[PDB]
Context: one part of a larger RNA, bound to proteins that are not shown
RNA sequence: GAAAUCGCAGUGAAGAUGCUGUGUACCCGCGGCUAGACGGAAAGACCCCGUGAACCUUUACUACAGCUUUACAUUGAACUU
RNA sequence: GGGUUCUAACUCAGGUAUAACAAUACCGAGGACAAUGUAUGGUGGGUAGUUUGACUGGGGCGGUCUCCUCCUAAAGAGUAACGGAGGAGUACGAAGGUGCGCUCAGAACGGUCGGAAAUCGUUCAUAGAGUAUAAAGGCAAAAGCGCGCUUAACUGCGAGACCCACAAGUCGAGCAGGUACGAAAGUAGGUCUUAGUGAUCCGGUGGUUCUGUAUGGAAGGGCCAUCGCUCAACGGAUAAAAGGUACUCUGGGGAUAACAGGCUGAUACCGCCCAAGAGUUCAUAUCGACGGCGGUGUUUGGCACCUCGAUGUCGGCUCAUCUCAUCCUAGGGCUGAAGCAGGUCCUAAGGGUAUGGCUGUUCGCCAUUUAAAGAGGUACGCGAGCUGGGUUUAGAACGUCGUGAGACAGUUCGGUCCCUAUCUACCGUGGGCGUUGGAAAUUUGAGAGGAUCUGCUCCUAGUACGAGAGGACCAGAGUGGACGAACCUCUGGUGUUCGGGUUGUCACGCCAGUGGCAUUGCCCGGUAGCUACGUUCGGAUGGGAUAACCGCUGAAAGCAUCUAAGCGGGAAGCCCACCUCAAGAUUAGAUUUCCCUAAAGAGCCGUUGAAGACUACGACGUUGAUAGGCAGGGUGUGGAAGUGCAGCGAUGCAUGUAGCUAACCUGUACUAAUUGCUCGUUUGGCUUGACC
Numbered sequence: 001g002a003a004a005u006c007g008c009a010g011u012g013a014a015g016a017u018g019c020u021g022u023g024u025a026c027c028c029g030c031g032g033c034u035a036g037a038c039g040g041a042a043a044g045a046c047c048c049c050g051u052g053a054a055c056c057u058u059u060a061c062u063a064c065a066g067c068u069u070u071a072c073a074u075u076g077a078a079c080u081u
Numbered sequence: 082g083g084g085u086u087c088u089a090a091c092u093c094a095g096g097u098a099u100a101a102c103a104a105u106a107c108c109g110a111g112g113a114c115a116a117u118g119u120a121u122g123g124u125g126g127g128u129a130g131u132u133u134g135a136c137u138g139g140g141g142c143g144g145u146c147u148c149c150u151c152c153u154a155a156a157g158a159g160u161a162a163c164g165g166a167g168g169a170g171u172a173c174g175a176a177g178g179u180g181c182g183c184u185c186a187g188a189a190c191g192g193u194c195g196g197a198a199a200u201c202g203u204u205c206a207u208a209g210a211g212u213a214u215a216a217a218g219g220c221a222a223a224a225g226c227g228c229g230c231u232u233a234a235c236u237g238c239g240a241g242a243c244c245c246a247c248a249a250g251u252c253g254a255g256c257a258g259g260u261a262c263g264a265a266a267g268u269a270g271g272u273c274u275u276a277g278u279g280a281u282c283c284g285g286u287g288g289u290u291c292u293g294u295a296u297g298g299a300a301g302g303g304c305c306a307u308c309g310c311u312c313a314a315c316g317g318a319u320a321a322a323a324g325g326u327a328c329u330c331u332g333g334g335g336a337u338a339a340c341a342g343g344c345u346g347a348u349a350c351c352g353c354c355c356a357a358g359a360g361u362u363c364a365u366a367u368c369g370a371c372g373g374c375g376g377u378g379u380u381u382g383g384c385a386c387c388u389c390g391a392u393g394u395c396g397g398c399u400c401a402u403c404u405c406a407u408c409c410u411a412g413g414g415c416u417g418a419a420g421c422a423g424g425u426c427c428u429a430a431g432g433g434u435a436u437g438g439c440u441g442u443u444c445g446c447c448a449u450u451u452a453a454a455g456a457g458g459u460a461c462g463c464g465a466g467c468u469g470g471g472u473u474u475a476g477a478a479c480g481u482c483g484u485g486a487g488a489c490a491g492u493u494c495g496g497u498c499c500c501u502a503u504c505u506a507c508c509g510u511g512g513g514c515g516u517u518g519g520a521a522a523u524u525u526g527a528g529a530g531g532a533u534c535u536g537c538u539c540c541u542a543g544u545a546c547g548a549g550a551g552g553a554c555c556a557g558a559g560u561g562g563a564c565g566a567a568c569c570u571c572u573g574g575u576g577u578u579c580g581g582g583u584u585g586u587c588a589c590g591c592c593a594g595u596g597g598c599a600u601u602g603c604c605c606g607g608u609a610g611c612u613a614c615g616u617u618c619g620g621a622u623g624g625g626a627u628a629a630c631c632g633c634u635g636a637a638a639g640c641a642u643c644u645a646a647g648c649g650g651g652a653a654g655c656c657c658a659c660c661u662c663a664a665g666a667u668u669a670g671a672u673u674u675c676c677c678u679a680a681a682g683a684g685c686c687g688u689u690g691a692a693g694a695c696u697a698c699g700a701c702g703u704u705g706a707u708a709g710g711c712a713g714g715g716u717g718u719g720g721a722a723g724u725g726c727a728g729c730g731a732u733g734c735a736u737g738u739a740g741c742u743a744a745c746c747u748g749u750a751c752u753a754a755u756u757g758c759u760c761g762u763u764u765g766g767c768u769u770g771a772c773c
Stems, first nucleotide, its partner, number of pairs: 003017001006023005026513007035505003039500002047334004052330002054326004060131005066124003070120005076087005091111003095108004134146003143163001147169006170315001171213001172272002177231007185209001187205005211220002214277001216275003235258004241252003247316001260269003283309007291302002341388001342386001343384003347381001349377006358368002394471002396468003400462001401459005408433003411428006435449005476494004480489003514665001518676004523671002528662004534562006546551001564619005572613004579606005584599006623657003630650004677765001682760004686702005707753003710749005717741002723736005
Other pairs, nucleotide, nucleotide, family: 002018cWW005504cWS011016tWH014342cSS014343cSS015342tHS030694tWS033506cWW034035cHS034502tWS037465tWH038460tWS042391tWS044046tHS045391cHH046338cWW048337cWS051318tWH057485cSS058060cWH058484cWS061126tHH065125tHS069121cWW075115cHH076089tWS076113tHS088112tWS088113tWH089112tSS090112tHS091115tWS099104cWS125127cHS126129cHH131322tWS132323cWH133324cWH149215tWS153162tWS154161tHH155160tWW167215cSS168276tWS170278tWS170313tHS172176tWS175232tWW175234tHH184223tWH185210cSS186206tHS192200cWW195199cWH196198cHS196199cWH208210cHS210223tWW219224tWS220223cSS229262tSS233259cWH233269cSS236270cWH237270cWH239254tHS240253tHS244249tWS256270tWH263265tHS263266tHS279312tHS279317tSS280312tWH281310tWH290293cWW293299tHS293300tHS319321tHS324486tSS326328cHS335339cWH338389tWH340392cWW346347cHS346348tHS346378tWS346381cHS348378cWW348380cWW355371cWW356369tSS356370tHS357369tHS359364cHS360366tHS363417tWW364369cWS366424tSS377406tWS378380cHS385386cHS392460tWS393498tWW395441tSS399463cWW405430tHS407409cHS407429tWS408430tWH409452cSS412629tSS419546cSS419550tWW420545cWS420551tSS428628cSS429653cWS433453tWS434454tSS434455cWH440444tHS441470cSS450454tWH451453tHS452534tWS452535cHS463466cHS469498tHS475496tHS483485tHS483486tHS510695tWS510696tWS515669tWS516669cSS519681tSS522672cWH525664tWH526663tWS526666tHS527663tHS540556cWW541555cWS543544cHS543552tWS544553tWH545552tHS547549tHS547550tHS563620cWW569571cHS569612tHS569613tWH571615cWS576608tHS576609tHS580718tSS580740tWS607743tWS608744cWH613614tSS613615tHS626654cWW627652tWH628651tHS629651tHS634644tWH634646tWS635645tHS636642tWH637638cWW637641tWH638640tHS644646cWH664670tHS665667cHS676680cSS679761tHS681761tHS687754cSS692697tWS701754tWS705750tWS705754tHS706751tWH707750tHH716742cWW719738tWS719739tHS720737tSS721739tHS722737tHH728730tHS728731tHS750753cWH
C1' cells in the first nucleotide's frame, strides 16, 4: 500500500490478524468501550553524529570602532638658560 | 638643548550691530595651545569574523595518538582489542677503524689491618659474567676486555635483493679515487643488531658557472652541501585560536545512549548436596561453618538485536488477569508435638487477603485492626481510561563551582496532558439466512458462565491434658463482618405538571383573588417511581474420583514391606450437585397441536407497558379496559374561594379537616385503537431397510 483484518503456544529484523501447529468461529448492522492494531498528529526537542547554524561569554585568536600617545602639517614672533 | 612673554594664524557652544539662524565687522576672552589630517605606540568583547581534534563497548571525564622489545600471533611473513608486560625522543673523536693481545661470574682454601664481601695466591668454573641503555635474538674467530697507531663516523657510486599503496625504509658484494692499521693475505663507507625520530613550504649559511628581462654586470633564481619543528593529534589543515546555551536551531542515526522488549545469567533470589558445629545430651525438632550443584528471570548488571520520518517517565485512581516459591482458611508427616499455642516440611491457587498519620512517593516507619494484611508476572499491566505531586523546557532565588556566559542524581517557589474509534477485542442488543413443507408454543441439554470467604458466642466441658497457669480435638446450636442478588412492605433519600408559606416586581380595569419573572425566586412538607444507608435471600456440609498422607492383605526378597496382583481411607482443590445462559450442538435435537388452489400464521399499522437507545420483548385493537379522559376511593398538603362575625387595624374565628391534589387503586367505551394491506401456499426430492 491492498485486504476474504480471530484466540493461543511457538517462530521470526528478537513483543504476529497475516508465518508454524493448533483451538475457536454461520452472514451483516446498531448502541457502548478503548486492551491491541509498536493506533493518528509533528522527517525525536532527549542522546550521539556533521571538520552544520545561530546567539552569548571571556585574561581563545585575529581584527576594527572608540579613547589615548608622539612626529609632521595647519603653525608664528621675541627674551633667557 | 626648556621655560617665560607676545599676537597675527586658529578657537569661542561671549557681548554689540546686522529682523531670526548662520555668517560678517568690531569689542572681549583664549592662543601657537586647543582642534583637525596623515603616520605611529598603547588600550580596546564596545563590535565583528572565526577556531575550540580523533579514538572510545553511547558521549563526557580519564587515558591514548610516533618509534623499539616480548607475548597475543594458530612452528614462513603479516595479523586486532581502552589485550598482558616493558623501553625510546639518546650516548660516544672513542664507546669508531685496524693490528696485536686477553678471558668472565661465582664457590672453596691460605693470607696484616680486612669482615659475608676490597687487594694477593691456588683450585674448580661454556659464561651461572659482560655487552653505554629496554627486551629479544646473538656473541670464543668472541660482538665481551686491554694496548699501540690512527680518522673508512671517507668521496663518487653501486650488480643484486628485502620490505613496501605511495612517500619512505633496509641490506649489499663489486668498481674508481684518497687514506688508516697490518710483515702481509687483508680489514675498514661508524658503533652486536633491532628504538634515539618529522615530509613539504618558507627563510639562513657554505660552495657552484647554470641562469641573468636591451647589452655588460648585478640583484634574484637554479644546482650541491647544510641549519631552523614536544609540526609529540608525531603523513605534519593556519604564521596565528578558548568556552556557554535549560533561549536555542538545521541535516541525519535505532550506524549510537536514556524507557520498555530481546540475548545472557556474573550478581541476585529460590532450591538442593556434604555435614564442622549450635541445639544442656543429640549433625540432620530447629539452624547449618567451610565448600559443592542446580532452578528462576527476579535484583544489580553485561550486550547493543528492535524502535530516533516519536514504543510518553515514577507514583496515585479506576479496572483487572495470570503464576505459585501459600499470607489466611482446608488435608497431612515430623517435632526439643502434654494441653492451648506454635516450628518445619508435604499437598493445596476455591475463595479471601485493612483503614489511616508522614512523605510525590513505590517502599518504609508508625497507630489501630484482621482469619489473614502473601510473593510475584502481566510494556517494573493499565495517560487514544482519569490524575499530574516527583523527575525533565522556558521565570526566579539560595548554597556551591566558574573571571564569565553559565552549571549542579543539590535545594526552593512557579509552570497548556490533544484525538468524534475504521479493524481486532470486549460488553450489550438487533437484522438475514439455515436447521429436508410451513406454523404456534413447550422443551432436552453437548456445553458455557456465575458462585465458592470467613469471625465470634454458647454447648460438649472448665471435661481430656496439665504440678499449676491455662485449656482442647471431634460433634452440635446460634449470631456477625465482608461480598453478591433481588426487592421497596418498613426506615429514610429524591421527588423542577402535588399542597402550602413567603420577599421584590410586573400584570390580569380596580378591590379581593390569581398569574409571569427572579436557581423550582426562596422556604416548609410530600404521592408514584427510582433508590441504600432500608428489607429479604445466598455461598451447599451432599455424591463421585483424587493430592499429600495413612493403611489391609501380599509376594518379588522364607523376614520385612501401602504395591508389583488385589482391597480401603483421605482436602476449601477436580467432576457433579446450586443459579443463569444454552440446538448456528450446521451432529441445527425432542414433544403437542394447527395448516396447506395465498391456508395455519407472521408482519405492517394503531392504542401502548415497572419492556426499551433504536430494536426486540409483553399487552391490547370494538367479539375492546390498550392508553387518555371520566367516576369512586386512597394519598399528600393542611384549613380554598365567597360570605359572615370579632377587632381601629394587621389579624383571628366560623361555614368546613375545607379546597386542591402528578405518576397510585378499583371501575367505566366518552375519545382514540378501521376484520385494511403485505408476506407466507397448493401435501414437502432421491436411496435403502422394516412394516404395510